[PDB]
Context: bound to proteins that are not shown
Molecule: RNA operator hairpin
């Protein structure tokens, strides 16, 4: 950087995680 059929919260956002 991207992604998620992962989770957490003051939730179109933040954060944790995984994957690439």
């Nucleotide at each position: 950087a991207u992604g998620c059929a992962u989770g957490u919260c003051u939730a179109a956002g933040a954060c944790a995680g995984c994957a690439u």